Context: one part of a larger RNA, bound to proteins that are not shown
RNA sequence: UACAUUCUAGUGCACAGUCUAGAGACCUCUAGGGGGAAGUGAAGACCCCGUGGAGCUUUACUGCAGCCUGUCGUUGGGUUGUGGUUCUGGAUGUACAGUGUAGGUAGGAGGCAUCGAAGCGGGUGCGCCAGCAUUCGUGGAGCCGUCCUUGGGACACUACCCUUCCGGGACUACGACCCUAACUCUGAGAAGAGGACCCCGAUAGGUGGGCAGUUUGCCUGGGGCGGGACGCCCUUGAAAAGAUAUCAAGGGCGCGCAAUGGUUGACUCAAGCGGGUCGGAAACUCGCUGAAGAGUGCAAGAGCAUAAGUCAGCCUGACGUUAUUCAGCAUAGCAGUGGAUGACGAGACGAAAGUCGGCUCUAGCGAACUUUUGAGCCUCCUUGGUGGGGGCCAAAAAUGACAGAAAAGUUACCCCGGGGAUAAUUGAGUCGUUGCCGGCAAGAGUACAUAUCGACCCGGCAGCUUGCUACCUCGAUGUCGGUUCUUUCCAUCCUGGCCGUGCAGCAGCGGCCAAGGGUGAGGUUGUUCGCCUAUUAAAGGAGAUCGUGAGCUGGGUUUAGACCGUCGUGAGACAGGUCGGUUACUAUCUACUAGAGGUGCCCGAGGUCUGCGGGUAAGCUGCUUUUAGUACGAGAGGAACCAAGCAGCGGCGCCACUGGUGUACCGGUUGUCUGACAAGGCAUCGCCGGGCAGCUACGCGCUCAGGAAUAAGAGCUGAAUGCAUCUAAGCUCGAACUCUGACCUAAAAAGAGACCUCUUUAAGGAUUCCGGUAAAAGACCGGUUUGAUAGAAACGGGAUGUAAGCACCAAGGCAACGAGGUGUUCAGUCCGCGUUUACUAACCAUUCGUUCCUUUCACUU
Repeated sequence: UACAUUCUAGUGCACAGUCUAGAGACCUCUAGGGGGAAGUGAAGACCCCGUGGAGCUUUACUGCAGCCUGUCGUUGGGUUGUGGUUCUGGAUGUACAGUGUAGGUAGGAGGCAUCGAAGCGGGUGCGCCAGCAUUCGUGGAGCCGUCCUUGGGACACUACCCUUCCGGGACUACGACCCUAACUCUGAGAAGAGGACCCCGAUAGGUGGGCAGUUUGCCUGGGGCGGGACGCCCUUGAAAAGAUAUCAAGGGCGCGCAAUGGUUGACUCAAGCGGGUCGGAAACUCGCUGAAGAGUGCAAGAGCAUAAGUCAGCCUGACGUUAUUCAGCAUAGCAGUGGAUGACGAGACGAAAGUCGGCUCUAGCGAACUUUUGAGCCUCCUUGGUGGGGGCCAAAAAUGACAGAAAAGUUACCCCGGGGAUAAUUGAGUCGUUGCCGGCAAGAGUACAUAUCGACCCGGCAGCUUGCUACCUCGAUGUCGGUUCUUUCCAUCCUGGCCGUGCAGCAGCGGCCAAGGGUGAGGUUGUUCGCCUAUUAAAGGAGAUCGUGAGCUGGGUUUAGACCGUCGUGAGACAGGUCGGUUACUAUCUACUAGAGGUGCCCGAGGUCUGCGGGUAAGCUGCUUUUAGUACGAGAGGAACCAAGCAGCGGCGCCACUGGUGUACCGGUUGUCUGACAAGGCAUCGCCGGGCAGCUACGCGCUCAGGAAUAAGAGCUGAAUGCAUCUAAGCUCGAACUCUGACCUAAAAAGAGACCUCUUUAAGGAUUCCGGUAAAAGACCGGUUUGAUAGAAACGGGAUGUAAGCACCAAGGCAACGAGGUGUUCAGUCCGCGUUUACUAACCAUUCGUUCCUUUCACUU
């Protein structure tokens, strides 16, 4: 998508109208409520997943604004305080003694002088009140050294640049102050106030969820919490080659060691037994036994005894370079590595052989990029050089999520893509747990396992508790509880029948049969469950998609809001609590409940029956009286068969009575409109009172058994098994069960019925007509002039309450008037009842009972 009249069970992706086997089913139509179609509406909003988003948070990562501050520019002038910039008057320079101050190192010696060389004042440079410089003066000979004042330096007036000398004058970086003149603010301006600050540009650091880019892993018996089975090594799992999974079991490693390493030599360990002095059955030593029960650094396993162990001697192979092959990664690709066998070059030990690439073997670790380190080389843009870069090989630094991202949350305000690849729920499986049992009987029960209770252990059933699981469903199978209605189970609460008793009776306790009927009303709570109350015969439990939202409800849970507590820095969260919070659809099919039209069967029609079958609860159950204060019992207490009435619930029907309704009808009355009266409209029938018919319950009527055959059980007869035995055949009883009997329905019972009557151009049916004992449409039941079917008229029987007008009275008012009262008047009005009565209308028709035309004719122009 199709088909489609279904129902049951099974099967099947474990929730079928279509498969399988049965059971049903004649078709069409109408009405009807919604059982089913895991009905329809919507690529589930719950859960997970996606190296999908969004917003929001923050002591996540990384940035960016804003802001703080340094520096430069804008940006000028003065005053001082800080550094040397730059240099005049002196070469101021001196362990020891100096005739003399190294007159910087010196042509290692050779110049001046009354036209100047000193012993003196505070001694102008300085200084050890010395002495070089001739100076304000007055005193009347300083040398150079081949007598070097036996030298930190030993010395001629010979361009002093140089540790001083403070005129430090001049430019300068920082800082403090002032000025105005830039610049800023105010004002229209005169000007006022600030002022080289601030603002501003740039740059440097900070602060910075204000913003904004992201990240926030994976495994997982869902996810999350927990954990890491996320890298490496051993044993088992693992099924005697190899491989082999799990949040499989036992575990271990992320190291330690210049000796705890290599080699050679020499030895042999653990533990027992015996001997040896307070040297204790705890030391050390001797002997014997001792294939290892020790040690070998650390898991596990494996290896090792003239050793792979222990001690000692000598040593550093715990070496540089390099090739294969294994195994991580069977088979069979994959890396960093790791481990075996080699080569080259150097060694250690040892007579040599050999052994040594660490520590007996298998764990102790890491890519690329980057830096740093080691050795020697290569290279940098026309050429050579310098500084600085780039490269080759190796070593170090880490990515443990360990074949390597630089990385936190939250969402119930959420969105998108998907998933039954994966959870909440129903369904399937399972049954630890749950509910209900059983076997053996330990024992208890004044004795006595088994009246009653039933330990230890053992075996089950159910699937109604909760788990486990992930098979179905994520392009939705609408949650819990209640309510309504129907049904089923029996593991039975009552009602019926039984058996036992530690059963006198009453009443219990235990068990067996039995599912026909019943199993209710209330307070709290959303509850389920449970507690409680008073009735009750009892107030059983469970299944039906935890039956039942295209039936209801919406209290709870399960959206968005908000509060409290707790948690969190926070956004937000909670398996707490709290207040609030939209319940969609016109029914296609199927099923059922009822009502019709057909066709089948069939002389045609009608009537009356039968009964294949279907259905039933048509009744169930109490109280009281009686038996009977009896049996029983010492008493107290206290039954049963039969019999009667009543009641509760259920069922069926009915309307004389009673109640309700009674938008027929009658009356009263309010407001208003029709001018008033009268008569009416409207206000829910305006409202109020009454109420016939009808319908209805709160009213009324009826609602037995008896028989058969059985269950448990009790017996008879009776063998196996001479007896006995309720049993193995056979037989009798025996329940609210079943059957029959009542009752309802039933020729569409495919074996599709029986009988009778009437009649085959008829019987009879329908339509029209007047109706109602009927009725959603259909149908049904009647009458139709040979007539009371309906209506009118009148009367009977009813409802209401005494009409209008008229008269009299009326509290009073001068009067006009006057609510109202009384009589006329059980009046007036009204009757979806009856009777009488053809007065009008039930008249006039039509149509079928023949395939239609035709002469495929039993006919007629």
The RNA (23S rRNA, nucleotides 2039 to 2899) from Methanosarcina acetivorans has 861 modelled nucleotides. An Rfam search finds the family "Archaeal large subunit ribosomal RNA" in it. Gene Ontology terms of the family: ribosome and structural constituent of ribosome. Rfam 15.1 lists 2,955 matches to the family in 1,139 species. The entry also models magnesium, potassium and zinc ions. The source organism's lineage runs through Archaea, Methanobacteriati, Methanomicrobia, Methanosarcinaceae and Methanosarcina. The structure was determined by electron microscopy at 2.38 angstroms resolution and released in 2025. The entry is indexed under Archaea, Methanosarcina acetivorans, Large subunit, 50S subunit, growth conditions, methanol, RIBOSOME. The sample was in a buffer at pH 7.5.